The RNA (C/D RNA; substrate) with a sequence from Sulfolobus solfataricus has 87 modelled nucleotides. The entry also contains C/D box methylation guide ribonucleoprotein complex aNOP56 subunit, 50S ribosomal protein L7Ae and Fibrillarin-like rRNA/tRNA 2'-O-methyltransferase, not shown here. NCBI's taxonomy places the organism under Archaea, Thermoproteota, Thermoprotei, Sulfolobaceae, Saccharolobus. It was solved by X-ray crystallography to 3.6 A. It comes from the structure "Crystal structure of box C/D RNP with 12 nt guide regions and 13 nt substrates". The 2016 paper behind the entry is "Box C/D guide RNAs recognize a maximum of 10 nt of substrates".
[PDB]
Context: bound to proteins that are not shown
RNA sequence: GGGAGUCUUGUGAUGAAACACUCAUGGUCUGAAGA
RNA sequence: UGUGAUGAAACACUCAUGGUCUGAAGACUCCC
RNA sequence: CCAUGAGUGU
RNA sequence: CCAUGAGUGU
Numbered sequence: 001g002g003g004a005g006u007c008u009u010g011u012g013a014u015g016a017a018a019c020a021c022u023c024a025u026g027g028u029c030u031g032a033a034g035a
Numbered sequence: 036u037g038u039g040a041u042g043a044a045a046c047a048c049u050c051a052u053g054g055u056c057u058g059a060a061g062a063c064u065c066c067c
Numbered sequence: 068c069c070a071u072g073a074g075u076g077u
Numbered sequence: 078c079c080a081u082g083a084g085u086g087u
Base pairs, nucleotide, nucleotide: 002066003065005063006062007061008060015056018077019076020075021074022073023072024071025070026069029042045087046086047085048084049083050082051081052080053079054078
C1' cells in the first nucleotide's frame, strides 16, 4: 500500500463547559447646607 | 448641622410552567 | 459584585 | 441559564 472477513452499534457509535457551599486579605458612596 | 447637612440600586431564599446536546460510527483479524 | 490564598458537600 | 405566574427570611 492493495484486497478480504469479524465483533460492538438507531434498544444509540462519534464529538462535547455536572452541581452546590465555607473561610481569610484588600478594593468600602457624597461633603455644607437644611426647616 | 463637619461629633456629618444634601443627594442616593439593603441582603438571603421557595415553588409552578415553558425553552432540554450531537446522530453513525468505533474496535479487531486474515491473504500478497 | 471584582481579584488573590486555603478548604467543604452531592 | 432565560421568561412567566405564585410566595418566604433577616